[PDB]
Context: one part of a larger RNA, bound to proteins that are not shown
RNA sequence: GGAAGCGUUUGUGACCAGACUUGCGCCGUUCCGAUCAUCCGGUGUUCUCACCGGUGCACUCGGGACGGCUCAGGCCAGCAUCGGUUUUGGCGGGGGGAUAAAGGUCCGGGGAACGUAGCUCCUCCGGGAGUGUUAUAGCCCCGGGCGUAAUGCCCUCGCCGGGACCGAGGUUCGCGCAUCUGCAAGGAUGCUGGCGUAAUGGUCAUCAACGACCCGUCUUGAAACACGGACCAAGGAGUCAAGGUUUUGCGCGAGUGUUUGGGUGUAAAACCCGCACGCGUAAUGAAAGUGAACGUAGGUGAGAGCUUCGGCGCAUCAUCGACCGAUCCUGAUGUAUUCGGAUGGAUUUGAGUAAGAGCGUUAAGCCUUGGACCCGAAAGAUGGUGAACUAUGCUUGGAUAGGGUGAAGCCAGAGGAAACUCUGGUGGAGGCUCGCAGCGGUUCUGACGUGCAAAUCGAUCGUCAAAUCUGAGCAUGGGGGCGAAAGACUAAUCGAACCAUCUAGUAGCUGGUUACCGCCGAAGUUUCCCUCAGGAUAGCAGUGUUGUUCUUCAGUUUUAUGAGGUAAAGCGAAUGAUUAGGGA
RNA sequence: CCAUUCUCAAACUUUAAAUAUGUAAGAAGCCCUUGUUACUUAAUUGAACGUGGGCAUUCGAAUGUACCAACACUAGUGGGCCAUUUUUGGUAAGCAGAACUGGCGAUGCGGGAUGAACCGAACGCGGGGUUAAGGUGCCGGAGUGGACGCUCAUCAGACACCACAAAAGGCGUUAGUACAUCUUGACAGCAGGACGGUGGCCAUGGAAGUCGGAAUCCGCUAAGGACUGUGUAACAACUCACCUGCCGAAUGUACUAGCCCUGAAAAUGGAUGGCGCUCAAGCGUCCCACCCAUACCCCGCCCUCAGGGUAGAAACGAUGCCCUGAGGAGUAGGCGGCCGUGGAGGUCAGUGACGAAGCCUAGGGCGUGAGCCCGGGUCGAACGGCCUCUAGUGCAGAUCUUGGU
Numbered sequence: 001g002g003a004a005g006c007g008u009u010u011g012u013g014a015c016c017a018g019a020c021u022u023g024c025g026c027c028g029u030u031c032c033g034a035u036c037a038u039c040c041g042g043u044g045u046u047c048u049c050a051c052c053g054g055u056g057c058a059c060u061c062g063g064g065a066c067g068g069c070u071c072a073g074g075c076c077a078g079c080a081u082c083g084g085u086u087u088u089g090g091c092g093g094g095g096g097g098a099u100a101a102a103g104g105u106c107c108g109g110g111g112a113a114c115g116u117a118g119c120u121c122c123u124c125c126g127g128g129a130g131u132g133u134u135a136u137a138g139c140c141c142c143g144g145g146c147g148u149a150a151u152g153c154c155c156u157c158g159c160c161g162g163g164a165c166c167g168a169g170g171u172u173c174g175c176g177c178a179u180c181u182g183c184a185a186g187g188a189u190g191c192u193g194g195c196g197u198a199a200u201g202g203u204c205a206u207c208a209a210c211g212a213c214c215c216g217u218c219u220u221g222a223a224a225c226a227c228g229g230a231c232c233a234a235g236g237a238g239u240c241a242a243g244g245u246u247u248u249g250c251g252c253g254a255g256u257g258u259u260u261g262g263g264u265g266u267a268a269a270a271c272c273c274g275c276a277c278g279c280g281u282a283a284u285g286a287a288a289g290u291g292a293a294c295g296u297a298g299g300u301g302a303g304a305g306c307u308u309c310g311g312c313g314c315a316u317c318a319u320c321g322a323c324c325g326a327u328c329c330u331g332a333u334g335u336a337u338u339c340g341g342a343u344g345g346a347u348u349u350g351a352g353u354a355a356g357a358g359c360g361u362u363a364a365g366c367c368u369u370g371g372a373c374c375c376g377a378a379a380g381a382u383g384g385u386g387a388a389c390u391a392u393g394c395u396u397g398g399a400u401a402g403g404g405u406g407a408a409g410c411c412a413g414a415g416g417a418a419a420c421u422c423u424g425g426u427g428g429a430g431g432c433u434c435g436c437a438g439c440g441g442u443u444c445u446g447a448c449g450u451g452c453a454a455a456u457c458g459a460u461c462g463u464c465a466a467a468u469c470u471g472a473g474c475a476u477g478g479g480g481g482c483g484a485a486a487g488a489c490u491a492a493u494c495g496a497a498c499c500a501u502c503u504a505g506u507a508g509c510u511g512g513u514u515a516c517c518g519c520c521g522a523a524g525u526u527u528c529c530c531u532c533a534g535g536a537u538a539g540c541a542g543u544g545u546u547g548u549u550c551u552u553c554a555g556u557u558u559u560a561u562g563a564g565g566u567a568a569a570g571c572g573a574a575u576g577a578u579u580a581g582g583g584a
Numbered sequence: 585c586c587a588u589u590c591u592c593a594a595a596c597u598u599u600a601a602a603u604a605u606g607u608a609a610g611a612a613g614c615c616c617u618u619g620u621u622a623c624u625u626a627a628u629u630g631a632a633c634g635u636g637g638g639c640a641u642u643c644g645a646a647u648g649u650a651c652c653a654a655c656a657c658u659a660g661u662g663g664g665c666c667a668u669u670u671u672u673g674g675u676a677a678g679c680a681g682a683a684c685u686g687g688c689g690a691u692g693c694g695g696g697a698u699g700a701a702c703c704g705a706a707c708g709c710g711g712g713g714u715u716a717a718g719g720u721g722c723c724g725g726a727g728u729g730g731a732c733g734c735u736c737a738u739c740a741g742a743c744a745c746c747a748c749a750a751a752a753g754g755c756g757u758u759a760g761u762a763c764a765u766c767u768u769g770a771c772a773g774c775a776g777g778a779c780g781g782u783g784g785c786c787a788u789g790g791a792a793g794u795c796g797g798a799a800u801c802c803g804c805u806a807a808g809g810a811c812u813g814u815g816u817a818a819c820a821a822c823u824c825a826c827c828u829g830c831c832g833a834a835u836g837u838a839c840u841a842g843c844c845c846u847g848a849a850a851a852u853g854g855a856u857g858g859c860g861c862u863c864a865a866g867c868g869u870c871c872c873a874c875c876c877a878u879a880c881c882c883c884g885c886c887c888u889c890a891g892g893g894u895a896g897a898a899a900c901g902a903u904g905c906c907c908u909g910a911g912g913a914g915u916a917g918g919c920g921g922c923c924g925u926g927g928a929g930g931u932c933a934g935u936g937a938c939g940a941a942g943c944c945u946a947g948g949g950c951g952u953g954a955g956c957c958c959g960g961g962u963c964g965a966a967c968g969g970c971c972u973c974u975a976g977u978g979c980a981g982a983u984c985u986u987g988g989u
Base pairs, nucleotide, nucleotide: 006211007210008209009208011206012205013204014203015202016201022072023071025069026068027067028066031062036053074195075194076193077192078191079190080189081188082167083166084165085164086163087162088161089160091158094155095154096153104146105145106144108142109141110140111139118131119130120129121128122127176183177182214229215228216227217226230989231988232987233986234985235984240370241369242368243367244366245365246364247363249361250360251359252358255279256278257277261273262272263271283290284289298320299319300318301317302316305312306311322353323352324350325349326348327346328345329344334339373512374511376509380502381501382500383499384498385497391476392475393474394473395472396471397470398469399468402434403433404432405430409426410425411424412423413422414421415420438463439462440461443459444458446457447456478494480490481489516921517920518919519918520917525538527536528535529534539661540660541658542657543656544655545654546653547652553648554647556646557645558609559608560607561606562605568599569597570596575593576592580588582586583585613639614638615637616636618634619633620632621631623630664688665687666686667685669683670682672680673679693704694703695702708885709884710883711882712881713880714879718875719874720873721859722858723857727872729871730870731869732868733867734866741861752846753845754844756843757842758841759840760839761838762837763836764835765834773830776827777826780802786796809824814821886912887911888910889909890908891907892906893905894904923978925975926974927973928972929971930970931969932968934967935966942962943961944960945959947958948957949956950955
Other pairs, nucleotide, nucleotide, family: 010207cWH017198tHH017200tWW018199cWW020196tSS029065cWW030063cWW034054tHS037052cWW038051cWW038052cWW042047cWH043044tSS046047cWS052053cHS054056cSS056059tWS056060tWS064065cSS090159cWH092157cWH097152cWH100151tWH101150tWH102149tWH103147tWW107143cWH112138cWW113133tWH113134cWH113137tWW115116cHS115132tWS116135cWH117132tHS117136cWS123126tWS123127cWW134137cWH168187tHS169187tWS175185cWS197199cHS218222tWH219221tHS220700cWS236979tWS236982tHS237512tSS237979tWH238513cWS239372tWS248362cWW253357tSS254280tWS254356tHS258273tHS258274tHS260274cWW264270cWW265269tHS282291tSS284325tSS285287tHS285288tHS292352tSS295298cSS303315tHS304313tHS307310tWS330343cWW331341tSS331342tHS332341tHS333340tHS335338cWW370372tHS375510cWW377506tWH378505tWW379503cWW386478tWH386491tHS387390tWS387476tWH387481tWS391482cSS400437cWS400466tWW401435tHS406428tSS406429tHS407428tHS408427tHS416418tHS416419tHS437464tHS441442cHS441460cWS442460cWW448453cWS452456cWS478497tHS479496tHS482488cWW483486tWS516953cSS521916tHS522915tWH523661tSS523690tHH524689tHS526537cWW529531tWS531534tWS540659tWW548551cWS552649cWW564603cWW565566cHS566601tWH567600tWS570573cHS571593tWH573597cWS574596cWS577591cWW578590cWS579589cWW581587cWW610613cSS610644tHS611644cWH617635cWW624629cWW625627tHS650910tWS659917cSS660916cSS665701tWS668684cWH671681cWS674676tHS674677tHS687701cSS688700cSS691706cWH696745tWS698747tWH699747tWH702744cWS704716cSS715876tHS715877tWH717876tWW719726tWS725875cSS728865cWH735864tWW737862tWW739848tHS740864tWH742860cWW750848tHH751847tHS766833tWS769833tHS772831tWS775776cHS776828cWW777808tSS778808cSS778825tHS780803tHS781782tHS781801cWS785797cWW787795tHS790817tSS791817tHS794815tWS800810tWS801810cWH805807tHS807827cSS808809cHS808825tWS812813cHS812823cWW853854cHS854855cHS856859cHH860865tWS864866cHS897900cHH901903tSS914915cHS922954tWS924977cWS936965tWS937965tWS939964tWS939965tHS940964tHS940966tSS941963tWS980981cHS
C1' cells in the first nucleotide's frame, strides 16, 4: 500500500459538562425577646395576631462570632459475613445385579496342551522328535468353606471446598426455625484505603479486532450487466362541495329542525319570532283501493338482574301462533238481478303490526359525481394566421465565353440518250455536340460530424441556346391548395401546417406520493364479467362494540359404528392382451 | 374342445391395505303415570309437544381451554414462487401443469466458504450460564484427543440440498462364499521312463494309436493310456497325464464386496473455501473433552396486554398511585398516542434595543424517537409557552419545477 463512508469495542490525543467545597443535630462564648396573664379584634369554640407587664451570664427564648462529638455526604477500589444464579472439584453413608461377575487361600472331582519334571533317541554352542497328565512349572472345567470378602457400574440420602456475574426493593406486618438470646426466615450490609481532580466519565479525531454490497421502485426474486438519482437551497402531490351510509359525542324526544323570511341589534356577529315545509309517527298493491289486539300485546325454551327463596324474569335468540295489505279458493243476509262481499280457508307472499325512535348537529372511516392524490398521451372540435421558404400559374423585366459537326436553299463544273446522277463551294438548321460563368448534386459512401454550417467544404461529376436560369408584382389557404407523382412541397413543421380556446380532454398504463413510537397484521384463492396488465363477489385482516364472563368448544387421541376401490394382489376367476407343448 | 403353462391392464377385476374421512359418547338426557290434536290407527293404537313425579354434579372417555359467541364498518389482495412425499405432458430442462403439508414473499440470527427457500432456531434493551445445527492443524473460538481397521492414486480423497459421472475391466490390496488336491508327499522347479499283456476291432495306398471312426476286459509295479502335443502314410525318435529320485507346507479353481486404479476430452489462471495434509489434517465405526445463535434458564430495565387494592377520605395531575403475571419479528394494510409549521380565541399582570426572530458552533443536557433546552459568535425589532379552533401543515427521489454551483 487498487475507494471512502458505516456498526460493536478498546487504546491513544485534544477538548469538556457534572459532582465535590459542606449540611443538619447535641454540649461549651457575645448581643436580643420567651412561660404565663391582662386588653381589643378575628376564629375550625379554642387557637392566633394586634399594646403590655415577659427582665433575662454558665437560668428561659432567639440569633453570629469561635471549639468538641455523632450522623450524612463525591470518584475509584480491597477485604469479611450473607442472598440469587451458575460452574468445577472433593468427602462420608445407604440400595440394586448371579444380594455383581471375577479374584486370593484351602478342601474335593474331571481334563487336556502352545507337554513341566523324569525317561528314550540325533545334534548335542544352540534344539528337535517321542513318551510322560504335575512330578523338580503350571493351565482349563464343576462343586464347597474363609465369606454376609472386595472392587466395579447404575440409582440414591447428605456435607465441605475454588471461581465468576448480580444487590433489584426501601418504616413494622408474612411464612418459618430456634429458645427465652435471636436468626442465614417477604432482594447487601460492615470494615478499610487512595484521590477529591480531568482521576472516573462524555464528545470528537485517529489507529486496531471483528463485521458491513447503493438508495428509491416494479417484481416470485435487485448489490445487479433492471430504471430514476452530478450537487445545494426554496416550491412539490388524498383537498373542497353536494348527496349517502356505519360508528362516536351532544340537545330534544313522538316529535324534531330559528337563520326562505320577519323583529331587533354594540350592525356580515349575537338575540328573538312564527306559518308552512322536510324527515318520523303505517303499510301493502301495477292500480281501483284496503289498511294492523281472541288473549295481562299470546304460548314454549334459554336468559342478566331482583327475590318475601316460591318465584318473577329486561334486552336478545330459537320456535308455535294472532292481526294488516297483495294472490288464490268459498260465497250469507240482502238487492237499481246485477251489485255487494259477510263468514271461513290456502306447503303463497310484503322493505308490515305485535306497549313508537326519530330529528338536528359534531368528528372519523368508506362510496358517487365532480379536474378529484400529482404529473403524462397518440387524438377530436371551434375560430383564426401564414405562398418572405417551397409548388404551380399569370403580368412585366433581366442573364447565359469559345470551339466541333454541318440540314434546307443558292453558285459553278462533270457524266448520261433520257430519266437523272456525281464533284467542289456557299449557307448556317438542330428540344445537336465539347466546354467557361450560372443552374444542379453522381461518386469519394472524402473532410466535418458538441462542424464554418440544425446539410456546409474539397475533388470528381450532370446540363450549358433551351421543357435553360432568374428578380419584382399578382393568384391559389388546411381535409384546403399545389404536384413532369416523391405522399412530394405548403416559413428548419406535412400520411393533413401554425396560433388561441373547448382543456387541468380520457388513460384498466408508467413514475412519484413529505415526522416518530406503540399494538395487531395478510393475499396472489372461489363465482361472474368483450373477462386474461382490470373490476364486482366471497375468503384472509384491522378497528369499534355488544350478550356475557358456573360463556363453550377443539386442524387431538380412545371406544363404538359407517363409507371408499387407491398401493398391493389376480388371471389353472369374468373382460381384454399373450407363450408353449399335450390329450381328444 | 379339454386339462395345463409363461407374461400383463390409466380408461379390467373375484379380493384388498396404510394415510386420510362421516357420526355418537346424554340434563335440549333417560324411566313411570297422564293431558292436547282437525295427523295416523280396526282401536285412547301411534306420532309430536307437554303437566306431575324419580335420577345431581362421579351429568355417563381422555387432554386442553395460552381460541367464549355474535354483530357493524372497512383496508390491502385477487401476477406468486420453492421443497419432502404422490403425480401428468415431455428425451430432458433452473420446463409446463396438479394433491397434502411446510416455507420464502413479509424474516433478521448461528451453520452450509459463497446463496429467498436447506439445517438449527424465529428477533424489546443488557449481564451471567447452557446448548442446537455445525465444528476443534492454521486462517478460526475449541483436541496435531483416545481406539480398531482400510487406502499410495505420474488426475488420491475430503461430508446431505450441491454444484455430477455410467456400462465394462485389474494376478493392486483387504476381508469373505463354495468346491477340490494335500506327510499314505498339494502347486512350482529340477528329469529318466512314461510300459507291457496282445498287432483287442472298423478304414486296405497306410494305423496296439495318432488320414479318420461306432469306442475297450487286464498280471509283477512307486508306474504308465488300446492312447499323444512334432506326425515318412505305416512299427519307430519322443512328449504328456502320470510314475517318480529330490524338494517338505499348504495349494488350485470359480465367485462376492470395501478402498484404489483404467474408462474420465475444452477453450483467461484457479479453486475439498485457502494453506496444506499420507500409521492423515483421507475413508468407516466407537468413545471422552471442549467452542458458540438474537435459541433455552436466572437477574435487571422499557413498553403492551390482563388481573387485583386504594373515601363516614390523614385526600388524588383516581385520566393518579401501589401489587401481580404473561408477552414483544413484520411488507401491503388498520388503529392509538405523541413531535413539529403558518394563522384564530383565551391565558401566562409571559420574553425583548441592558438585544426578539434568524443564522454558525467535531460545546453541554434531556428524550427509544420525531424533537426540546442551554452556553459561545453575528444580528437589530419583534417573539414564545399552555388549552381549544383552523389549514395551501412535515420531502431524498417524480428523465419533478425555479435559481445557484
26S rRNA, nucleotides 412 to 1425 from Neurospora crassa: 989 nucleotides with solved positions. Keywords: Protein Synthesis Inhibitor, Cytosolic Ribosome, Polysomal Ribosome, Peptidyl Transferase Center, TRANSLATION. Entry title: Structure of the translating Neurospora crassa ribosome arrested by cycloheximide. Released in 2021, the model rests on electron microscopy data to a resolution of 2.7 angstrom. An Rfam search finds the family "Eukaryotic large subunit ribosomal RNA" in it. The family is grouped with related families in Rfam's "LSU clan". The entry has 76 different proteins, among them 60S ribosomal protein L5, 60S ribosomal protein L16 and Ribosomal protein L37. Primary citation: Shen et al., Proc.Natl.Acad.Sci.USA (2021), "Structure of the translating Neurospora ribosome arrested by cycloheximide".